[PDB]
Context: one part of a larger RNA, bound to proteins that are not shown
Molecule: LSUb_rRNA_chain_2, nucleotides 606 to 1526
Organism: Leishmania major strain Friedlin
RNA sequence: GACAGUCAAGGGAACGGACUUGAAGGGCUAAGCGGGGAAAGAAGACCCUGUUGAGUUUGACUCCAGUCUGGCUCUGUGCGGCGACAUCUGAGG
RNA sequence: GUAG
RNA sequence: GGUGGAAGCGCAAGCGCAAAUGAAAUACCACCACUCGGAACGUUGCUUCACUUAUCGAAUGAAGAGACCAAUGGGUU
RNA sequence: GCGUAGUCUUCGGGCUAUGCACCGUCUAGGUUUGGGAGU
RNA sequence: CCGUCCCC
RNA sequence: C
RNA sequence: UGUGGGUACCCAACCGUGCUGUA
RNA sequence: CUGAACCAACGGGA
RNA sequence: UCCGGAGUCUUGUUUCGAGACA
RNA sequence: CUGCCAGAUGGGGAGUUUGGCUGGGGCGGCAUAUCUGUUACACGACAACGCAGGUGUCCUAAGGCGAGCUCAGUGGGAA
RNA sequence: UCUCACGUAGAACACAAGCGUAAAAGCUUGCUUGAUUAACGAUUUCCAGUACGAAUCGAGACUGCGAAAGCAAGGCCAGCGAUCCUUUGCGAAGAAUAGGAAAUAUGAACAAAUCAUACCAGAGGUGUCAGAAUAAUUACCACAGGGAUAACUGGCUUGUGGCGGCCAAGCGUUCAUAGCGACGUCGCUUUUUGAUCCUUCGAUGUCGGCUCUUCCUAACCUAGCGCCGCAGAAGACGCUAAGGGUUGGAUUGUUCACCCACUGACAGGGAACGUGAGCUGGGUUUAGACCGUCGUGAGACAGGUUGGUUUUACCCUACUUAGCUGGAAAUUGCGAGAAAAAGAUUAUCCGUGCAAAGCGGA
RNA sequence: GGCGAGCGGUGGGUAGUACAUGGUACGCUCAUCACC
Numbered sequence: 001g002a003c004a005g006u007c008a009a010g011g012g013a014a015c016g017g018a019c020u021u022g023a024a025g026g027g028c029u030a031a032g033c034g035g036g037g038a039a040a041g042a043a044g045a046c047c048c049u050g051u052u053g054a055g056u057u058u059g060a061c062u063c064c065a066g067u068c069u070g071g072c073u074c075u076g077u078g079c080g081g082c083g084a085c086a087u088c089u090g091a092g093g
Numbered sequence: 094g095u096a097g
Numbered sequence: 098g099g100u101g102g103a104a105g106c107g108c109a110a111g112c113g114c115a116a117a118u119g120a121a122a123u124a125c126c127a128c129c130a131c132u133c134g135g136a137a138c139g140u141u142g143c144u145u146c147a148c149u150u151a152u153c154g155a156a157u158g159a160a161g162a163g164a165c166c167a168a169u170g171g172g173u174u
Numbered sequence: 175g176c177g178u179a180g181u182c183u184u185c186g187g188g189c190u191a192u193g194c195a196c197c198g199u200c201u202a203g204g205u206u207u208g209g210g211a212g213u
Numbered sequence: 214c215c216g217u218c219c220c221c
Numbered sequence: 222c
Numbered sequence: 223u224g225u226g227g228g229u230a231c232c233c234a235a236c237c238g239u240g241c242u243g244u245a
Numbered sequence: 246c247u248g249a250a251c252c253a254a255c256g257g258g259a
Numbered sequence: 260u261c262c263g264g265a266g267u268c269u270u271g272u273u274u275c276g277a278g279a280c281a
Numbered sequence: 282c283u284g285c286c287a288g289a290u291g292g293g294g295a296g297u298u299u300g301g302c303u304g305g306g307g308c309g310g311c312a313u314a315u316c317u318g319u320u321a322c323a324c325g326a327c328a329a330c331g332c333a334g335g336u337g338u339c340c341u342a343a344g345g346c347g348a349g350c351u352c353a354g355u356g357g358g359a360a
Numbered sequence: 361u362c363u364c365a366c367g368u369a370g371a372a373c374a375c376a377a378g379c380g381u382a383a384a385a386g387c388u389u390g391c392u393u394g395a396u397u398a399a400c401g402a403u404u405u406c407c408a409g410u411a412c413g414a415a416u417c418g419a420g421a422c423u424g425c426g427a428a429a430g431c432a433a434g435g436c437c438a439g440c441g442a443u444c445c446u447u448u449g450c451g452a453a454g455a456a457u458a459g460g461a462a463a464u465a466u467g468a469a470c471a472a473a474u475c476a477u478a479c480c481a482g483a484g485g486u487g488u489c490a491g492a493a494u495a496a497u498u499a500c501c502a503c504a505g506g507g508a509u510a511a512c513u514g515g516c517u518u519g520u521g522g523c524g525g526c527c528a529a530g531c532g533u534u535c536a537u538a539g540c541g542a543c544g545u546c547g548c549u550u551u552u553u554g555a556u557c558c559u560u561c562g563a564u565g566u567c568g569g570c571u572c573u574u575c576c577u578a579a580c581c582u583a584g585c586g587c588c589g590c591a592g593a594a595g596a597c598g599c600u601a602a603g604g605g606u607u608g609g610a611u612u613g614u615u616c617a618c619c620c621a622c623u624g625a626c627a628g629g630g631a632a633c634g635u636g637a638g639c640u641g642g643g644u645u646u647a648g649a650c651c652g653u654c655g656u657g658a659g660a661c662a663g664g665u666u667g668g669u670u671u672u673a674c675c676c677u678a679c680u681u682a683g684c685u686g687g688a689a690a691u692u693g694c695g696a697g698a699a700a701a702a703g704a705u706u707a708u709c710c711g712u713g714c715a716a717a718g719c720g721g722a
Numbered sequence: 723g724g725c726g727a728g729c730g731g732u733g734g735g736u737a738g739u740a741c742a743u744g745g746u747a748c749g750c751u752c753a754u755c756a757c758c
Stems, first nucleotide, its partner, number of pairs: 003017001006023005026685007035677003039672002047506004052502002054498004060297005066290007076148002080144006088135001091132002102126001105112002152277005162269004170197001175194008200240001203237004208232001210231001217227002220224001255263004300313001301311002309330001314336006337489001338374001339435002344392007352370001354366006372381002375439001378437001394422001397420001401417003405413001423432003445484005451479001464478003515556001519553001521549006530540002567642001568640003572634001573631005580605002583600004588595001607621003611617001648666004652661003710720003728757001730755007739747003
């Protein structure tokens, strides 16, 4: 490594190797070369979309540890103090 | 809201 | 401040159903607003102090506590 | 334990106050009261 | 303390 | 001594 | 003279608190 | 301003 | 061989400090 | 100090969300619900982040009815 | 302000507009609450011919106004809201021997009283208004995709940029046109930028420079030629002409610029803003880091700064050189065409001469 | 049926000369070869 490979213009998904009209083109080879193959390498990382995420932040929503605070408990003895409850009763107005 |  | 029986007795003799008010008119027996005040008992909510057995904090190889110096202590073993 | 004063009792003795007693006792050193006995 | 009980 |  | 060996104390009271050592 | 100290002796009663 | 030397006792907490709160 | 109950605090931490339209998205705006006139082509229907503007109120009378009257502006005339 | 005539509404009707309205639909005023209730009646608008919102025609009650016919269940047409939940109102009393024409029902063994439900009608709201209960950042970033959609080339356009014509008020001592040209008007070009979103998002390497080739002309120099205000020299404008040429440097990543200098001159453009498997990598554009500003913050900047991997050709074509080799019916047909001669139909001679006349050799 | 002849190509002998001077051409004669 679709198949394949010469160009110009034209139209055309608005830059064709194939299509239209021209112009080239005998076949096969060796060494190079980087114009083209909008060459290869990777399901564009940019950008957008999705009722897809993750990292991070906070004075997003909803929460959880941690901290602190109150009550009960752990919880025993004896003395006094201030009150409250029950009952006697002032002692005023 | 004052007092008898 | 009421709120009612009780308009007559009370030792005395006063309060009216009558004087005085009010956002309410008091008698002799009886009739209390709300505060303030006390025990003397029970219970107790807080709270001061004195304790010590729960518990907490240290140390120690649990290595020497306290008393005898004497009670507001203990006991029919 | 032993008394006492109340207060109770199941009559055996309790309880509460109260007292005596038993538990229950010895010491370095410091200070001062008595004892003779060795040398 | 005072002194004592031996030997030098 |  | 020198040296060596010992005792020179016990009880009772008040303080003190379990106390033989040091500064 | 640098020691040693233990497994008692001793005194009473069987 | 015991005894004391080396005290005895135990309403008992190992000791110390808190403590009925923390 | 132990357990239970209660309140506050608490990105230290957990979970989750952070619209839509749109001459790309964001910012802006609302064309997101809605009313006239025009766009609109003489039935009806008809779009744009087209045009010019409105709406979430306000009124016990600014509702209902009867009766009288005539309004805005002009012109003549009355310190 | 008071008066008398005119006055088709040129006023007013809450609010935007349209429409409508004159013994009123406006103004004044009198007394009223049809802005209530209204048996699940029907209908229009939206429209699926569903709701909601707004309307329209009704039937019944009880009423307001009016002498009456009548007119009114709001202010015509915009002004508003599902389920679930919450919450309010209605189911007066008095009757019934028995649930009926007429008594609200239930809490499931059942009875009282509470309490809680239920049935109907409303209110409390969803403005993303057919109705989730919602803050940021990411350059440390991820996934599914998208050329349904931006950034770079190309395409359409040509406002803007660029380059030209026409007309002729004027400027030019005078004089419209030597030169140029107001105010108007008509083009052209894609070397600017904008507008668009057609191609590419399972990727078309992205600025400049360097190197190299080619093309265009709207001509800077070089060749000719007109014309000027053209005395000469220097120049201006135009025409034919793109064959040839069009530098070296300082600062800057730069393209642009503008400075030094040389020159005949130092013109302008295109080629995927030519050219990155040609390079280079200064800029731009990841991750590190510093500043200013912004942000509570994580972080942001269209601002500055410094540091930051440039991969692959041996295939096809193209191009450059370099070898071999068939082939005219472009391989085949035997398919026969000479930029040849000139003859018993190219046979049966050779030379010369005009495709002669003849003549000369054999 | 030809002989002879002609014209020549290649080899011998000999003789100048020419050309840039080693190697070709040229005159005469014998040989062979072809064509006529």